[PDB]
Context: bound to proteins that are not shown
RNA sequence: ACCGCAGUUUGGGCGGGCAGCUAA
RNA sequence: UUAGCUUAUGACUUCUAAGGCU
RNA sequence: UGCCUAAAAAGUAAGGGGGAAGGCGACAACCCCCAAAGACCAGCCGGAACUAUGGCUGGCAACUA
RNA sequence: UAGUUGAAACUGUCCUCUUCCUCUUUA
DNA sequence: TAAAGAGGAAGAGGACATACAGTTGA
DNA sequence: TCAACTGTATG
Repeated sequence: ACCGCAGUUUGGGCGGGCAGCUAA
Repeated sequence: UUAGCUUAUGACUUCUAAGGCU
Repeated sequence: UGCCUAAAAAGUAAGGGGGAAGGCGACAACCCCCAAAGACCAGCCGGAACUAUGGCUGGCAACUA
Repeated sequence: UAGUUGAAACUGUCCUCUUCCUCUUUA
C1' cells in the first nucleotide's frame, strides 16, 4: 500500500501488516 | 528480538494438485 | 532420496493487561482490572482552490508548564 | 495563574437503459 | 489488439416520499 | 375500548 472496527465518506484514531537495507 | 529508511491493492494456520535443487 | 515454494480447499485474529475448559494450529468460550476520535456547543467574517473548509470571539472539556 | 488540542459533510429508494470490469471462444 | 457470451456491479435521469372508514383483539 | 391493521378512493 492494503485489511478490521467505530452510522456513511475524506483527514485522522486503535489494532493486523510480506520483503529488503541499516542500526541496536 | 527491537527501533529507523525503501516497499506489498492485506496478514497468519492446516492439508493438498503441481513446480524447483538433488 | 530428502528438502524447499505452493494455485485450489477448510479455517484464525484484528482496544491494553492477568487467569483460563478446549483447538493439529493460527488461537480461545468464561472470569477480573484499565481505556474510550470517523473528536464539543453558539455566534461573526471568508471568491472557502492548492489540501475533502481557513480565521476570530465566548464558553466547556482533556494535556502540559 | 499562562500555554496546546478538540477538522469537514450527509436525500435516499425504485425503475428502465447505457457503460465499466473479469473470465472465456474466435480472429 | 478485436469482437461476441455470460455475470457482477455502477452511472443517467425521472419521480416519489397518503387520507379516511371499518374491523380486531388483548 | 383504543391502537393497530385492513379495505376504499385518487392520482

Solved structure of RNA, together with DNA, 175 nucleotides shown. Wang et al. published it in Nat Microbiol in 2026: "Phage-associated Cas12p nucleases require binding to bacterial thioredoxin for activation and cleavage of target DNA". It was solved by electron microscopy to 2.67 angstrom. The sample was in a buffer at pH 7.5. The entry also contains Cas12p and Thioredoxin, not shown here.